[PDB]
RNA sequence: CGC
RNA sequence: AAUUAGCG
RNA sequence: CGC
RNA sequence: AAUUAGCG
Repeated sequence: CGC
Repeated sequence: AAUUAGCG
Repeated sequence: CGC
Repeated sequence: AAUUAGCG
RNA backbone atom coordinates (compact mmCIF):
# COMPACT_ATOMS: atom_id res chain seq x y z
O5' C A 1 -0.49 2.98 2.28
C5' C A 1 -0.71 3.41 0.95
C4' C A 1 -0.66 2.23 0.00
C3' C A 1 -1.90 1.35 0.00
O3' C A 1 -2.96 1.94 -0.70
C1' C A 1 0.00 0.00 0.00
P G A 2 -4.50 1.65 -0.35
O5' G A 2 -4.78 0.20 -0.93
C5' G A 2 -4.74 -0.05 -2.33
C4' G A 2 -5.06 -1.49 -2.59
C3' G A 2 -6.30 -1.95 -1.87
O3' G A 2 -7.43 -1.52 -2.54
C1' G A 2 -4.68 -3.49 -1.48
P C A 3 -8.78 -1.32 -1.72
O5' C A 3 -9.11 -2.75 -1.19
C5' C A 3 -9.92 -3.58 -1.97
C4' C A 3 -10.06 -4.92 -1.32
C3' C A 3 -10.92 -4.91 -0.08
O3' C A 3 -12.29 -4.80 -0.51
C1' C A 3 -9.05 -6.22 0.31
P A B 1 -16.18 -4.76 5.48
O5' A B 1 -15.70 -5.02 6.97
C5' A B 1 -16.08 -6.26 7.54
C4' A B 1 -15.50 -6.39 8.91
C3' A B 1 -15.75 -5.19 9.81
O3' A B 1 -17.05 -5.24 10.35
C1' A B 1 -13.49 -5.87 9.93
P A B 2 -17.83 -3.89 10.76
O5' A B 2 -17.08 -3.40 12.09
C5' A B 2 -17.38 -4.10 13.28
C4' A B 2 -16.38 -3.75 14.37
C3' A B 2 -16.40 -2.28 14.70
O3' A B 2 -17.52 -2.03 15.50
C1' A B 2 -14.22 -2.97 14.51
P U B 3 -18.38 -0.74 15.24
O5' U B 3 -17.39 0.41 15.66
C5' U B 3 -17.04 0.35 17.01
C4' U B 3 -15.95 1.35 17.16
C3' U B 3 -16.39 2.70 16.66
O3' U B 3 -17.25 3.30 17.62
C1' U B 3 -14.21 2.13 15.92
P U B 4 -18.39 4.37 17.21
O5' U B 4 -17.61 5.75 17.29
C5' U B 4 -16.95 6.13 18.46
C4' U B 4 -15.76 6.93 18.03
C3' U B 4 -16.11 8.15 17.18
O3' U B 4 -16.71 9.21 17.96
C1' U B 4 -14.15 7.06 16.37
P A B 5 -17.91 10.04 17.32
O5' A B 5 -17.14 11.06 16.37
C5' A B 5 -16.36 12.09 16.92
C4' A B 5 -15.43 12.55 15.83
C3' A B 5 -16.07 13.11 14.57
O3' A B 5 -16.49 14.45 14.77
C1' A B 5 -14.31 11.66 13.98
P G B 6 -17.72 15.03 13.94
O5' G B 6 -17.00 15.50 12.58
C5' G B 6 -15.79 16.32 12.59
C4' G B 6 -15.21 16.60 11.20
C3' G B 6 -16.21 16.69 10.07
O3' G B 6 -16.75 17.99 9.91
C1' G B 6 -14.44 15.27 9.41
P C B 7 -18.32 18.07 9.58
O5' C B 7 -18.32 17.77 8.02
C5' C B 7 -17.78 18.65 7.09
C4' C B 7 -17.72 18.03 5.71
C3' C B 7 -19.03 17.57 5.10
O3' C B 7 -19.80 18.68 4.66
C1' C B 7 -17.45 15.93 4.80
P G B 8 -21.38 18.60 4.81
O5' G B 8 -21.76 17.39 3.85
C5' G B 8 -21.69 17.65 2.44
C4' G B 8 -21.98 16.40 1.63
C3' G B 8 -23.36 15.81 1.86
O3' G B 8 -24.37 16.51 1.14
C1' G B 8 -21.76 14.11 1.92
O5' C C 1 -22.48 1.25 5.90
C5' C C 1 -22.92 0.58 4.74
C4' C C 1 -23.31 1.57 3.67
C3' C C 1 -22.15 2.34 3.04
O3' C C 1 -21.46 1.58 2.07
C1' C C 1 -23.88 3.82 3.55
P G C 2 -19.86 1.70 1.91
O5' G C 2 -19.66 3.06 1.11
C5' G C 2 -20.21 3.22 -0.15
C4' G C 2 -19.97 4.63 -0.64
C3' G C 2 -18.55 5.16 -0.51
O3' G C 2 -17.69 4.66 -1.51
C1' G C 2 -20.06 6.76 0.30
P C C 3 -16.14 4.48 -1.20
O5' C C 3 -15.60 5.95 -0.94
C5' C C 3 -15.38 6.86 -2.04
C4' C C 3 -14.85 8.16 -1.48
C3' C C 3 -13.69 7.97 -0.53
O3' C C 3 -12.59 7.66 -1.31
C1' C C 3 -15.11 9.56 0.37
P A D 1 -7.17 9.14 2.94
O5' A D 1 -7.31 9.66 4.45
C5' A D 1 -6.53 10.73 4.98
C4' A D 1 -6.73 10.88 6.48
C3' A D 1 -6.16 9.76 7.33
O3' A D 1 -4.76 9.80 7.41
C1' A D 1 -8.28 10.25 8.18
P A D 2 -4.01 8.46 7.89
O5' A D 2 -4.53 8.23 9.39
C5' A D 2 -4.05 9.09 10.38
C4' A D 2 -4.74 8.72 11.65
C3' A D 2 -4.50 7.29 12.10
O3' A D 2 -3.24 7.17 12.69
C1' A D 2 -6.78 7.72 12.14
P U D 3 -2.26 5.91 12.54
O5' U D 3 -2.86 4.85 13.56
C5' U D 3 -2.86 5.19 14.88
C4' U D 3 -3.83 4.26 15.52
C3' U D 3 -3.58 2.79 15.27
O3' U D 3 -2.47 2.31 16.03
C1' U D 3 -5.86 3.30 15.07
P U D 4 -1.75 0.94 15.62
O5' U D 4 -2.81 -0.19 15.99
C5' U D 4 -3.01 -0.62 17.36
C4' U D 4 -4.16 -1.59 17.38
C3' U D 4 -3.93 -2.78 16.49
O3' U D 4 -3.03 -3.71 17.07
C1' U D 4 -6.07 -1.99 16.10
P A D 5 -2.08 -4.57 16.10
O5' A D 5 -3.03 -5.62 15.40
C5' A D 5 -3.67 -6.58 16.23
C4' A D 5 -4.78 -7.26 15.47
C3' A D 5 -4.39 -7.92 14.16
O3' A D 5 -3.72 -9.15 14.34
C1' A D 5 -6.37 -6.71 13.86
P G D 6 -2.74 -9.85 13.30
O5' G D 6 -3.68 -10.53 12.20
C5' G D 6 -4.59 -11.53 12.54
C4' G D 6 -5.41 -11.99 11.35
C3' G D 6 -4.71 -12.24 10.02
O3' G D 6 -4.10 -13.51 9.94
C1' G D 6 -6.54 -10.88 9.66
P C D 7 -2.74 -13.67 9.12
O5' C D 7 -3.24 -13.48 7.62
C5' C D 7 -3.82 -14.52 6.91
C4' C D 7 -4.41 -13.99 5.62
C3' C D 7 -3.39 -13.44 4.64
O3' C D 7 -2.70 -14.47 3.99
C1' C D 7 -5.21 -12.01 4.74
P G D 8 -1.17 -14.30 3.57
O5' G D 8 -1.28 -13.38 2.27
C5' G D 8 -2.14 -13.73 1.18
C4' G D 8 -2.28 -12.61 0.17
C3' G D 8 -0.98 -12.01 -0.33
O3' G D 8 -0.35 -12.84 -1.35
C1' G D 8 -2.45 -10.28 0.35
Solved structure of RNA, 22 nucleotides shown. Crystals were grown from: Final droplet composition: 0.5 mM oligonucleotide, 5% MPD, 20 mM sodium cacodylate, pH 5.5, 10 mM cobalt hexamine, 20 mM LiCl and 10 mM MgCl2., VAPOR DIFFUSION, HANGING DROP, temperature 291K. The entry is indexed under 2, 4-Difluorotoluyl Nucleoside, Chemical Modification, RNA, RNA Interference, Hydrogen Bonding. The work is reported in "Gene silencing activity of siRNAs with a ribo-difluorotoluyl nucleotide" (Xia et al., Acs Chem.Biol., 2006). Method: X-ray diffraction, resolution 1.61 angstroms. The entry became public in 2006.